Source information
This is an experimental structure of RNA (U5 snRNA) from Saccharomyces cerevisiae, with 137 nucleotides shown. The entry is indexed under pre-mRNA splicing, spliceosome, post-catalytic, P complex, RNA BINDING PROTEIN. Method: electron microscopy, resolution 3.3 A. The entry became public in 2018. Ions in the entry include magnesium and zinc. The sample was in a buffer at pH 7.9. It holds a match to the Rfam family "U5 spliceosomal RNA". The literature on the family includes a 1997 paper in Nucleic Acids Res by Zwieb, "The uRNA database". About the family: U5 RNA is a component of both types of known spliceosome. The precise function of this molecule is unknown, though it is known that the 5' loop is required for splice site selection and p220 binding, and that both the 3' stem-loop and the Sm site are important for Sm protein binding and cap methylation. Rfam links the family to the GO terms U5 snRNP and spliceosomal tri-snRNP complex assembly. Entry title: S. cerevisiae spliceosomal post-catalytic P complex.
Context: bound to proteins that are not shown
RNA sequence: GGAGGUCAACAUCAAGAACUGUGGGCCU
RNA sequence: UUGCCUAUAGAACUUAUAACGAACAUGGUUCUUGCCUUUUACCAGAACCAUCCGGGUGUUGUCUCCAU
RNA sequence: AUUUUUU
RNA sequence: UUUAAUAAAAAAAGUAUAUUUUUUUUUUUUUUAU
Numbered sequence: 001g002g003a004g005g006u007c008a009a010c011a012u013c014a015a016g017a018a019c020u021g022u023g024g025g026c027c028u
Numbered sequence: 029u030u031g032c033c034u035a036u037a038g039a040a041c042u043u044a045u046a047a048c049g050a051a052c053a054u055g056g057u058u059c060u061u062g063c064c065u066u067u068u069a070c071c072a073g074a075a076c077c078a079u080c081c082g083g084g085u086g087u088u089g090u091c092u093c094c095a096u
Numbered sequence: 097a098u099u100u101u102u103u
Numbered sequence: 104u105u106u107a108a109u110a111a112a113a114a115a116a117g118u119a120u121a122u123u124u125u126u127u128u129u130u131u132u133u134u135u136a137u
Base pairs, nucleotide, nucleotide: 001094002093003092004091005090007089008088009087010086011085012084013083019038020037021036022035023034024033025032026031048082049081053079054078055077056076057075058074059073060072062070065116066115067114068113
Other pairs, nucleotide, nucleotide, family: 013014cHS015047tWH017044tHH028029tWS039040cHS040085cSS041084cSS042047cSS043046cSS049051cHS061071cWW069112cWS097103cSS120121cSS
C1' cells in the first nucleotide's frame, strides 16, 4: 500500500428552511 | 471590530403525513383530577425540564490478515 | 456537382 | 336496522360512642228455681 475490526480518542447532529470559507464596498 | 450589501468556492449525516432510533422507557417541579385513615407506592391528562438503552457521519490513532 | 453554401 | 366493556398491591402509622324498618287485633251474646 489493500481489505477488514461488536477497537479507542476527538469534533458534530434539529435550525430566519436553517451551513461554512473567500474577495470588494459601507459603517466603525 | 460586530453588522449590511455585492461577487465566488465547497456542504458528509439527519428531516415534510417532519427527524438521529419506520424502536420507545423512567425520574423532578407546578396545575387539574381518581382511589380516600396519613406518607411512601399509586390513577391519567397538561406545561416546563432532566436521566437512561441505543444511532449516523467526519478526522486521527491502533489492531489483524494479505501484499512489497 | 445540375437554384441557398462545396462545382 | 346496527357498534363503545373502569378496576386488580405492598410497607409504615392509625381508628372511639349509639344509631334502627322487622311478625293480627284479641274484641264472644249463658244466668238455678215462678